[PDB]
Context: one part of a larger RNA, bound to proteins that are not shown
RNA sequence: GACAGUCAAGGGAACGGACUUGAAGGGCUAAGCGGGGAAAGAAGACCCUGUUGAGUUUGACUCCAGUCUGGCUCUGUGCGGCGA
RNA sequence: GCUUCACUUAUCGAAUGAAGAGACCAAUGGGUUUAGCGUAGUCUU
RNA sequence: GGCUAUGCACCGUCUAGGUUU
RNA sequence: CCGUGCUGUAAACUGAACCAACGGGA
RNA sequence: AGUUCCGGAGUCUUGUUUCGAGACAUCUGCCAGAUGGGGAGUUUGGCUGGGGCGGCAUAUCUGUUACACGACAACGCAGGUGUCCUAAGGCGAGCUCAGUGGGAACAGAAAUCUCACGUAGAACACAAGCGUAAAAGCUUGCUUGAUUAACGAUUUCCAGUACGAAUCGAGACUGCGAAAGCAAGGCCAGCGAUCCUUUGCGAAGAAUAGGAAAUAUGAACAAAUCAUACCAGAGGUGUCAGAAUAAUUACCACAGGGAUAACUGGCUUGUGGCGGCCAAGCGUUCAUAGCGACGUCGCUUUUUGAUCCUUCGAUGUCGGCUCUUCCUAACCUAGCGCCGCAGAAGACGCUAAGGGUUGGAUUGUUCACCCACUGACAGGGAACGUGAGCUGGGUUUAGACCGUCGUGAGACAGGUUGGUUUUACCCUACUUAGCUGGAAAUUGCGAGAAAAAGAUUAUCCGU
RNA sequence: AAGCGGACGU
RNA sequence: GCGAGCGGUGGGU
RNA sequence: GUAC
RNA sequence: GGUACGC
RNA sequence: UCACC
Numbered sequence: 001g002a003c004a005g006u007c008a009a010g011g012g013a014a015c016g017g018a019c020u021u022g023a024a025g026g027g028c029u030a031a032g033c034g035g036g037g038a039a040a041g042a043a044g045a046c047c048c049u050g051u052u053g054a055g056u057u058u059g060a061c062u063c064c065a066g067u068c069u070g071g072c073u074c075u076g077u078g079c080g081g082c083g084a
Numbered sequence: 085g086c087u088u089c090a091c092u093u094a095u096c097g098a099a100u101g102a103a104g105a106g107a108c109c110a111a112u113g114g115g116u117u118u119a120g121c122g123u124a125g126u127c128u129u
Numbered sequence: 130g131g132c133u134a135u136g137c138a139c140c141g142u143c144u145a146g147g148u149u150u
Numbered sequence: 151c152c153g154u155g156c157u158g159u160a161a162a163c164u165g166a167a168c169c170a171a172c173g174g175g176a
Numbered sequence: 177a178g179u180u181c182c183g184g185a186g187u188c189u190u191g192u193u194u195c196g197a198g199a200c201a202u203c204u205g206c207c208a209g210a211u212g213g214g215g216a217g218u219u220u221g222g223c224u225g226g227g228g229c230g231g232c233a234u235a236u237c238u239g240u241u242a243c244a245c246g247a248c249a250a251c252g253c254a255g256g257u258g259u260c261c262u263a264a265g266g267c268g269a270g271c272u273c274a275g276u277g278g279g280a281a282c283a284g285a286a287a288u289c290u291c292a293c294g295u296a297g298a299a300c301a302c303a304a305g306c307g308u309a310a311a312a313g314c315u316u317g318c319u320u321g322a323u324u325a326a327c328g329a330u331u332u333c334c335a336g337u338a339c340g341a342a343u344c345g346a347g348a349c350u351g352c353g354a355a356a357g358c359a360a361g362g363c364c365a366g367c368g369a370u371c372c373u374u375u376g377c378g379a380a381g382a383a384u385a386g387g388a389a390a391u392a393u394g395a396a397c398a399a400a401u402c403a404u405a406c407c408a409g410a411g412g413u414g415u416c417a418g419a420a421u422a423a424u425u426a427c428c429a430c431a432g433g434g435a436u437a438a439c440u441g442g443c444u445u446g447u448g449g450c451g452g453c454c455a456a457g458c459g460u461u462c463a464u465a466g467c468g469a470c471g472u473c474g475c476u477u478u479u480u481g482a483u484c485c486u487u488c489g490a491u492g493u494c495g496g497c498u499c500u501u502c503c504u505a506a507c508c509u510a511g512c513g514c515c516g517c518a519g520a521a522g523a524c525g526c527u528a529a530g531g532g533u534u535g536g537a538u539u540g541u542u543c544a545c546c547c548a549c550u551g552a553c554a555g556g557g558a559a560c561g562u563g564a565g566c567u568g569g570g571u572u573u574a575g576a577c578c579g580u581c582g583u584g585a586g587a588c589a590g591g592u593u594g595g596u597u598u599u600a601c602c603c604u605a606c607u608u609a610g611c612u613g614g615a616a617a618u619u620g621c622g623a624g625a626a627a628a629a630g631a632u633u634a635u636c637c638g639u
Numbered sequence: 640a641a642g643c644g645g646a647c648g649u
Numbered sequence: 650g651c652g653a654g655c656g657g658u659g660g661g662u
Numbered sequence: 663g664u665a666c
Numbered sequence: 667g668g669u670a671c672g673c
Numbered sequence: 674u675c676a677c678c
Stems, first nucleotide, its partner, number of pairs: 003017001007022004026612003030608003035604003039599002047433004052429002054425004060218005066211007076091001078089001080087002095197005105189004120139001122137001124135001146154001172183003221234001222232002230251001235257006258416001259301001260362002265319007273297001275293006299308002302366001305364001321349001323348002328344005337417001350359003372411005378406001391405004441485001442483001444481001446480001448476006457467002494569001495567003499561001500558005507532003510527004515522001534548003538544001575593004579588003635645002647652001649650001654677001656675002664670002
C1' cells in the first nucleotide's frame, strides 16, 4: 500500500489521476531529486458541542474531620455562704 | 440549684532500679479480736 | 434482760533520739 | 527547754570507702 | 571457741511507692451548638450569523413584516407586560367633549361668566388598535353581580392536551331602574402542576334507626384529644408545562463536530487599490497642455470586512533565504505622438512585459525610514508560491519575572527571558544515463516513393 | 522534343 | 570451348 | 625513375 | 615519407 | 592469375 498514477481548461462538495472538450504518450531501465500525490506519522493537543471528566480555587451548593464552647457524667468528704 | 475555703480515697501527672513516707514533738484520734475505769441523760428482745 | 445509744472526763495503744542551752 | 532524724562541707584544685567489726543475753 | 537469739543499724503502722495536682481537668463517655476549602461529593441553564461579553427574540400584549379568509420567520421594525382601582366596579338619571369665535370690573395669549359653531378633532388608569355622542365620555344618585354559580357547553393557543384569558347558559341571593332591561369586575395583556405547608366549609337539634334525611377513617372494640381523608382556595416555581447550584485550568483529559471558529481556496467587493463620462472651476488670457469639484458609470481581487461551501480518524498557520515562471495598471531600455515643448530637464499618452530592476543602517518584521550607488532601483501573481528546501527571529505550550486586574486558583488581541522542526528506497514530474521493437503503429498476405518513364515488349549516352 | 553518340565477336 | 575489350592482383629501372 |  | 600513375 | 561484357 482501496485501485492506480501525463497535462490545459470547463464544471463539480465552489484546487481532479479517473468526468466534459482539447494536448500529449513506443516499450522497459540506472542514478538523482524534492513540484505534486491537498505524501506518511496520530480518532486536533486550537475552537465548539456533550445534561462527559479531572487537577486547582473560593463569602457556590450540601456536608465531614479538627479546634472551641455548654449540659450531664466520671465524682467522693467536711464547715459554710449567696439563693428560692 | 449554686458556690470559696479546708479534705483525700477516685482521677491525673511527674520521678524512682517504686531506697529510708509519716508519727514518736500527740488529737477537733482510735480500739468490744486494743472499749480498761467511770460519769450524766435515754432506750431495751 | 444479755446490754446499747447519745453526751462527756480518765486510761490504754504511745516508745526512744544527733545536735543545742 | 529548743530541735526534728541529723556523725562530712560553707568559694571551689581529680585519694580511699563493699562481702561487720565489736558488745550483750542465754 | 561452735551454734541460736539481740544490739550495733531506734521503735510504731487506722495500711496509701514517694512528691505535685485533686473532685478541678492535666480524665472518661455521650448528647448540644458555633467554627470549619483542612477534606469530601456535586454543580456552575439556554437561545446565539462560531463561542464569549452584550442582550432576550426564554411566559406574554397592540401595530407592521404578512403577500384583501386563516396560518407565516429572522438578536426584523415600532412600542408594552408582572402592576393599578371600594371605585377607576354595577346601574339609573341628567349632561356634551377637544377646540375656535363674539362678548363682560380689576383680568393680559392664558383666571372665571355668557352666547354661537363644533362627527368626536376629547375622554375611556396603562402600549397600541378597535369601538362609543339624549354614550361606552362627564357629573350625580343609590349600591356591592368584583359573592354564589349543581364537575353545563364552547372559543382562542392547540396534540384540538393543560394553563392564562374569554364567550353563550341554567340555579341561589341581589343591586340600580317607573319599566324593558343591565350587572356575576374594570372587554380584549397583567400570570403558574404534582408533593408539601395552610385555611375555609361538613352550626346543635331531632331520628328505635343510617333510610328521602346524620361527612368519613385510625381496621379487637368504646369515649375524649390528636392526625388523616374527601371539597374549594392560598403560600411557587419569570429557565414562566415548573432540578435545589460559583469559578478556574497555559498541567490538562474524553467522546465527537467541518452541524462550528483561527490559515489557504470559493462567493461578494461595502472597504482598499485603478479608471472613464459630464464640465463649475485651476491654469495672466482660456473648461480639458496638465488638472478637475458637485455628480455619475464602472473595472480590480496584492487589503479588509461579511459569509460559513470544503477540510477538526490534521492540507504543518509568519517573515527572511533560495529558485523558476507568469501578468501589465511601463520605473529603466526600443520606436513614437502631444505640451502652458526655445534648448536642457520634464508633464501626459500610445505600441510593447524582450531584457534589466541593487549594496546597506535599525526592526523578527510585510511595511516604514533614512545613507549611497544607478540607465532605473516599477507594481503584483503562483495554496497571503516555496518548512520530508532551509532557517526558527516571531506567533503558538510546560519554567520564571513585571505591571494592571481577581478574595483566590488564575487572567491579559500587555511587556520580558529560556524554550525537540521527524520520514522518500514508492508513483509521477524534472535532470541526466542505458537497452529496444515498431507505418494495420506488434497482426493482413491491407500493395499510396516529395521516383524512374515502355509502364503494354526492354542496351546505354545526351535532347 | 524533331534529331543523334556506341553496343565484345563466337 | 578458343579469342579480344574495359578491369581487380602479379616483376624489374 | 614522377606528382603533393 | 608510401599510396597512386608507365610499360 | 581471377572475374565480367
Molecule: rRNA beta, nucleotides 606 to 1601
Organism: Leishmania donovani